Overview
Shown are 755 nucleotides from a PDB entry: RNA (stapled 16S-23S rRNA,stapled 16S-23S rRNA,stapled 16S-23S rRNA,stapled 16S-23S rRNA, nucleotides 2768 to 3523) from Escherichia coli. Among the 51 different proteins in the entry, which are not shown, are 50S ribosomal protein L22, 50S ribosomal protein L17 and 50S ribosomal protein L29. Rfam match: Bacterial large subunit ribosomal RNA. The family has 102 seed sequences and 51,934 matches in Rfam 15.1. Its Rfam clan is "LSU clan". It was solved by electron microscopy to 2.96 A. Taxonomically the source falls in Escherichia (Bacteria, Pseudomonadota, Enterobacterales, Enterobacteriaceae). The work is reported in "Controlling orthogonal ribosome subunit interactions enables evolution of new function" (Schmied et al., Nature, 2018). The PDB entry is titled "E. coli 70S d2d8 stapled ribosome".
Context: one part of a larger RNA, bound to proteins that are not shown
Order: sequence, then structure tokens, then C1' cells
RNA sequence: AUAAGUAACGAUAAAGCGGGUGAAAAGCCCGCUCGCCGGAAGACCAAGGGUUCCUGUCCAACGUUAAUCGGGGCAGGGUGAGUCGACCCCUAAGGCGAGGCCGAAAGGCGUAGUCGAUGGGAAACAGGUUAAUAUUCCUGUACUUGGUGUUACUGCGAAGGGGGGACGGAGAAGGCUAUGUUGGCCGGGCGACGGUUGUCCCGGUUUAAGCGUGUAGGCUGGUUUUCCAGGCAAAUCCGGAAAAUCAAGGCUGAGGCGUGAUGACGAGGCACUACGGUGCUGAAGCAACAAAUGCCCUGCUUCCAGGAAAAGCCUCUAAGCAUCAGGUAACAUCAAAUCGUACCCCAAACCGACACAGGUGGUCAGGUAGAGAAUACCAAGGCGCUUGAGAGAACUCGGGUGAAGGAACUAGGCAAAAUGGUGCCGUAACUUCGGGAGAAGGCACGCUGAUAUGUAGGUGAGGUCCCUCGCGGAUGGAGCUGAAAUCAGUCGAAGAUACCAGCUGGCUGCAACUGUUUAUUAAAAACACAGCACUGUGCAAACACGAAAGUGGACGUAUACGGUGUGACGCCUGCCCGGUGCCGGAAGGUUAAUUGAUGGGGUUAGCGCAAGCGAAGCUCUUGAUCGAAGCCCCGGUAAACGGCGGCCGUAAC
RNA sequence: AUAACGGUCCUAAGGUAGCGAAAUUCCUUGUCGGGUAAGUUCCGACCUGCACGAAUGGCGUAAUGAUGGCCAGGCUGUCUCCACCCGAGACUCAGUGAAAUU
Repeated sequence: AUAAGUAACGAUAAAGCGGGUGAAAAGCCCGCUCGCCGGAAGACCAAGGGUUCCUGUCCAACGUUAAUCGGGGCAGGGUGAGUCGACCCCUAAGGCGAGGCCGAAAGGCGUAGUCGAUGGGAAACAGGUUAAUAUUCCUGUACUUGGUGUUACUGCGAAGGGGGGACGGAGAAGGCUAUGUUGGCCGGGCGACGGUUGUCCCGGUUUAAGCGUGUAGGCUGGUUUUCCAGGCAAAUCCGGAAAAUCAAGGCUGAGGCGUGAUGACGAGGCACUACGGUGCUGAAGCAACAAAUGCCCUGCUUCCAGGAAAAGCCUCUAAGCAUCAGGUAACAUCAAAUCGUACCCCAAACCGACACAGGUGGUCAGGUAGAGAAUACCAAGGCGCUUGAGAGAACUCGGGUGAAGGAACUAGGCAAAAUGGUGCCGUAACUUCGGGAGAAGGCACGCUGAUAUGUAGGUGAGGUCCCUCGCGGAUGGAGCUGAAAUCAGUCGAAGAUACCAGCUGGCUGCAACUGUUUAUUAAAAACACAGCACUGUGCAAACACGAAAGUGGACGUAUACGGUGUGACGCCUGCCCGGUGCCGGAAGGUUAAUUGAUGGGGUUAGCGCAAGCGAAGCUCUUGAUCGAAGCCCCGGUAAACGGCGGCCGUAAC
Repeated sequence: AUAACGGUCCUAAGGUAGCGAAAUUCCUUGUCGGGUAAGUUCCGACCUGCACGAAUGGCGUAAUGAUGGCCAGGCUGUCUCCACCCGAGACUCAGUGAAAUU
């Protein structure tokens, strides 16, 4: 090149118009309407990213279309800390590891030590402000730890002793608050269409850390003197013994109240614009009721599976130092460095090649209905998902309804349809006595009025009474809040009216059950399991990982540990030891390395008229004796591996 | 018609209780009963167990299960046999612009 200007343009949450800008507007800006989310599609972070943040300019490429727009191009700006985080202090699992021990080399393990958070360790709040940061800037009001210098006062001293830190699951209750709702109060309103000066409509009614007080709760007897085999030495500390004298002393602790606060904030009014916004002033600022899954509470009750470490912190002394240090109470003073801090963060910025219907830890939790963090509709807040315009064929997708029939469909009721709430009545076989069971089946259900102009219950003010006087004890019912039931009347085809929300019954295979499995065609009858059994193992255990040192087993000890098979429970688990295992035995046979007895050969000093014979030494070879386990042999063992027969005749048709 | 019974061949010893056309049964849709108008599946029996069997456990079993098989009520566009409707595509127009293959 072709297919072919074809499929497609990424959730069916949805758009319409007017104005502005501009070369150009379905998509950008402003305005009004409409729709979607609202335990999220809002807000705040961690991890990861790394300037995507904010402003001006640009539209080549990037953006599934256009683009004046942009997480795109280009330039400038933007991250302010004693209290947030990191660092720093301390340790967990684990890592490294002076020497050490171990190993052909490289290296392995590990003691002292030294790192390592996801855990422990000091302290700041409210309001205001930028286009973009804020617990950091500013205003108001605080707190914390260190160095220094004083003055008064007097036992200081650790790498050591003690306390503390310091720790489970589940459950229940009361006290509260966050928060909501209504009343009162304050400010405004009198209605585009019948009515609206009221038992009417809309909005606001906010305030911190700190400091003082010490409350509902929770735990504990307090003090005194004497003594001592313990805490490696000492101790006045802890622990243990005695005696005495007093029940009220201590520690912990939400919230409230006061103060912060003659302040800040504040609905709304009135003023100037570079229309985006910005000066100035400022009412009320209360009470009741409801109420958390948050706080008291690391508490209390209860259970077995028995629930980190170390430091800061408090305390005790020993070496030492003794008239110096050092200790600790007030005051003054200086210091608190360095690093991070923009932006996204259920996402168009992270992990998925993508502006990808996927994945991704913590925090905050408004209204009406509701059991509810389900569900429907909404608030604050955020979105309409980056191609649109028409048409209204087949066929595909996702839904709604259906006459008569009602599984005749089909491998198969696959898929649809159906059931669905609360209260009450009622419920069989079978059973391990818990179950089955929500068996099945049925009735009631809206609104209004009345009992009762709002009941039963809950909360509980003033006032009076007593007062170890305080956040106190009686007494009392105002106000608030509020079921459930009966009766009567009434509307509709239908009152659990929507969303939400079990189909039911009968017989049987398998696996007892809850669990687990082939990430990406298999969830099951497979694996696991509690129980059972056999077997090994006496502790430096067996066993496993390691050339080894060592480690696990286990800081355990046969009521413990490993392996193997079976698989709750009920009733049970028969016979075979010939084979192959394993266990026991050890007479007899065979049998390795070892040891080298005999015998044979080669060499040659020698003796030879010459064929030849031939000692010692050295050497080639042969292989006597000695010789363990194992096998052969002998016996046991099947919840070891396994096995568990033929043929042929008879009894009243 | 079976055969409680006997004989005699072989072995280490010859399958006990229970169960059984079964997650084992070839022949085979075995045969009989149930259920249905009609039932190769299911359920109950029988036993001729090709080729069950006692911790590679046997037979029961309440409860349990997104487990396998079978039946009934309800319920239905599953079907007789499809009709109509609402939306997203397909079709037409403007913009963008693939692929396998050859």
C1' cells in the first nucleotide's frame, strides 16, 4: 500500500438558552434554569510521585472532535516552626559484628558491642491575612526543656540494687461530651394566583489552649519504732518478720463551673471600585430535651489460648569527693540548630504501555424517614464522566407490559418470574436433646378523634428543709420529651403502598461439621480437621538445616517431642507371617582390608673336558593361617507392604 | 428348582460382621414394586458381587453444604407463538481515524 475514509471515539449521571471573549464557540468565562453524588463522585493525610501548585502569555505537536480552554508549550512567582514531622533518646523482629570458634580459598556462625520502627520518650491555642504557605506569618493569650549567673539552704556521688514504664480476648453499665432538635430572644419579611399581623415565614443565636477549682467514677487501710541467711558489695530503698497506735489518709479522674473574654467572631445595614471584590459599623449570643461506635476507661466484671522490650522518669546507696563540688527552691538570663513543609493523594498527578469502567492504608461522619455506616431523597461541598447533529429499518444489547394455556422448553426450570417487614397465634417426622424451626400456615397494620386539650415511662427547675457548707442530702412537682394499646369515625382497587426485603415442601449419593485449594477454564466427593492408632525418641533425644562450628526441636523432658496411616460421633474392626519388609537371636556354613607359611621361576659366586648343575642376596609369582558386620540360617510382627480358592455328587413334583 | 450335607484337589490362609445392578454390575434399559397417560434417570426390594468388605477402614448417622441425582406446590415469554413499547448501538450527516490478511 490493502481492507477503508470502514470499525471506533472508553460507563445510558443530561442537558437548554441569554450575554461576553474571539479569526472562529455544542465544549472557555459570567448569569439563570435542569440533572447526578452526598459513609462520596465531599473534606484532611500517609505511601508513591516530583512542580502537576499560582499568575501572565501561546495553540505547531499533545488532548480520540473543535478549542479562545488545559495536568500541553514558554516566562515569572510561590513552601517562613523551641511546640507539626524527621533528626535526636530507647528498644522489637531481624542485620552486621573486635577478639573467638569453624571452614580447600572465597567464606559460615557468633560473644562483647553496634544498628534497626511498624512501638515507648518535653512543650500552642483561638482569631486574622496571600493569587499561591500557614497550629509556621500577624494579633491576643500561653506553655516546655536546657545552659549561665545569683541568694538562701544541705549529703552529693553508677556501667550497680529496687519501683515505674508495662501491655490479652470478649462483655456490661453508669457518668459525660461532640452533635442534633425545639422553645425563648434578636434582626428582617406581609407575599406574581384564593387566603396569610399570626398556634405565620426566613436567617442568626459562636467563643480555644492555658490557669484555678476538684466532681460522677476507679484503686488502696495510714503512721510509728525495733530486728533480719534475700536483691553478686552497700543501702535510710525493696522484700520478709514482730510490737503498738488511729479509720480516715492517700493516689488516680471524664465533664462541669470560674477565668481567659470591657476581647475576638457575628445576621444584617450603610459607603468606594480597576465589577474580580474591598473599607466601616454592629443586634441577640440563652434554655430545655435527645444523644454517640468519642471520653472517664491502660478502668470494672468474666474467660483461657495466659496476653513485647529497653530508655526517659522516681528512689537507694558504693568507690570517690569532703568544707570544694554537687543537690534543689526562688529570681535573673541566654538558647532551642539542621532537614521536610507548594500540589495530587479511591486519583487524568501513585501501581496498571493510555487523560485506562481495575488496584490502593488511616482520619472526620449534617437533616428527614430507618434497627442501621443498609436504602430513598437532600445539606455543606462537589460533579454532568473531551466527538456532536439527525432519523426512528432489519438485527444485536439493556429493560417494561402481555390475551388463553402454564415447564408442553431444555442435557438440565438455564434465565426470568415469585417469596420478602414487625408483632401475635400456630408448627410434624427425626435427633448427638442443642436442634430441626423463621418449619409449614395464618391474622393485624393508613389517617383523624377520644380515653389523655400529650398517656405510661424518662428528665427534672424554682421554692421550702437540714447542713462534717459543698459541684452537698432531703422534699417537691413547674417546664420539656414521649412510646405502646383500646374504642369510634373515615378515604382508596390496594396502608410492611416506593427503595429496601427468605420461595417452600418431600426422598436419596458423598463428605461429620467451620474452614482450605489449581492467581488467569476444575471450589468438589479432593486437602485440612478434632478424635484414633502404630512406631521411633532417656536428653549432648530422635529428627532436620549445615564439609564444620553451630542452630531448630526446646530454655521443652515420655501426660514431652518426631514420623506414618486413618478421619467427629454411634456400633465395630474377622482369618493368613508362605513372599517382600522390620524386630530379636547367634550355634554352624560362606565372607573384606590385614598377615605372608609353603612351592615354582629369573639372576650368578661356584664346581664342570660340556650338556649342564647351582648357595647366599636381590627379585617375579603362588597364597597356609588369622579375620567383623552382612547374607544363608532360627524365631516373632499385618491399624507393616500385602492376600483372603477350585471341581464334582446329593432332600417328598 | 435348589442344596443344610458329603467327597477330594490346592494354598500362607481361603472373604467374618455388615452391605450389595452400588461414585464399584460387563452382559443391562437385569427383574419386581412405587411414582407418571407414557419413567434407559430417581426411590424401595431381590442377589447371578464380570470385578464389595472391615483404620490405602466397614456399615449407620442429627446438624451442616454456592456439593451430585429425583419429585411436588407456587410462579412465570422457558415454550405453543410471538406481539407491542422505552432507551444504547446499527443507518444518514459534519470532524477524527484503526486492524487481521494479501